[PDB]
Context: bound to proteins that are not shown
DNA sequence: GGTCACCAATCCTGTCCCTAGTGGCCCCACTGTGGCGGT
DNA sequence: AACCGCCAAAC
C1' cells in the first nucleotide's frame, strides 16, 4: 500500500415505390514604373603519334 | 569567392429581383442485471 | 415459512 482486491454485453435483421426550376437584362468612364549595375585567372581537361581529313583511333 | 539594389504608389460611382413550392404509407425488440420486512 | 411484493422520476 490508489472510492482498495476480482469483472466476456451479447445473437438476428430488405426503406421503399412516384416526379419538368422557369421566364427577362449593356459594368462603364480616364491613366507615363522609374532611375543604377565588371562572372570569374590558386586553375588538372596536356604534351605528341597515325589518318587525304577541326571524320576517327591512340601512348604517357 | 558570394550573393540575388532602393524609393513611393493600391481608385470615385450605382446596384444584387419579382412568382411558387418542400408527399402520401408503415414502424422504432425481445435477456438478464434488488434490498429488506412479513406472513 | 421461503418467497412474492413495495418502493422513484431529474432535464
Nucleotide at each position: 500500500c490508489u472510492g482498495a482486491a476480482a469483472a466476456u454485453a451479447c445473437a438476428g435483421u430488405g426503406g421503399g415505390g412516384c416526379c419538368a426550376c422557369u421566364a427577362g437584362g449593356g459594368a462603364c468612364a480616364g491613366g507615363a514604373u522609374u532611375g543604377g549595375u565588371g562572372a570569374c585567372g590558386u586553375g588538372a581537361c596536356c604534351u605528341g603519334c597515325c589518318g587525304u581529313a577541326u571524320a576517327g583511333g591512340c601512348a604517357g
crRNA with a sequence from RNA satellites, together with DNA: 110 nucleotides with solved positions. The work is reported in "Structure-guided engineering of type I-F CASTs for targeted gene insertion in human cells" (Lampe et al., Biorxiv, 2024). The entry is indexed under CRISPR, transposon, genome, RNA. It was solved by electron microscopy to 2.6 angstrom. Entry title: Tn7016 PseCAST QCascade.